């Protein structure tokens, strides 16, 4: 740091968890 479950919400949004 990449994809995205997990959770709440004013709803797809954020922090994350994982492997790399």
């Nucleotide at each position: 740091u990449c994809u995205c479950g997990g959770c709440c919400u004013u709803u797809u949004g954020g922090c994350u968890a994982a492997g790399a």

The RNA has 20 modelled nucleotides. The entry is an ensemble of 20 models. The PDB entry is titled "Solution structure of U2 snRNA stem I from human, containing modified nucleotides". Primary citation: Sashital et al., Rna (2007), "Structure and thermodynamics of a conserved U2 snRNA domain from yeast and human". The structure was determined by solution-state NMR and released in 2007.